[PDB]
Context: bound to proteins that are not shown
RNA sequence: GACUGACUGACUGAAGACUGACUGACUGAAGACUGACUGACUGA
RNA sequence: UCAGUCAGUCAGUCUUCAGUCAGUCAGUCUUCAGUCAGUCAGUC
Numbered sequence: 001g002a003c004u005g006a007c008u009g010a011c012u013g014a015a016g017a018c019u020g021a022c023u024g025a026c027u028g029a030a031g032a033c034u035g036a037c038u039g040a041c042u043g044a
Numbered sequence: 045u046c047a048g049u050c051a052g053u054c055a056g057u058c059u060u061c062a063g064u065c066a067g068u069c070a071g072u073c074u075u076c077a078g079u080c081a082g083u084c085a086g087u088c
Base pairs, nucleotide, nucleotide: 001088003086004085005084007082011078012077013076018071020069021068022067023066024065026063027062028061031058032057033056034055035054036053037052038051039050040049041048042047043046044045
Other pairs, nucleotide, nucleotide, family: 006083cWW008081cWW009080cWW010079cWW015016cHS019070cWW025064cWW
C1' cells in the first nucleotide's frame, strides 16, 4: 500500500400466515302487552 | 234500548334470539429482498 471473507445495526420497500371484537343489511323463527270493531248465544 | 258471555277480524307498542354474508378496526408473531454505513479477522 493493495485484496478477500464474515458479523451486526439503522433506513427503505414489500408481504405470508394467525387469532379477537364491534357494526350493518338479508332471511328465518319468535314471547308478551294493549286497543277497537263485528257476529252468535242467553237474559231483562 | 241495554247488559253479560263466547268466538272471529284488524291495528298499534315493544323487548329479544339465531344463522349466513359483507364491510371496519386493533393486536401478537414470523419471514424476505435491496442499498448504504460501521465494527472485527485472516493470508500478502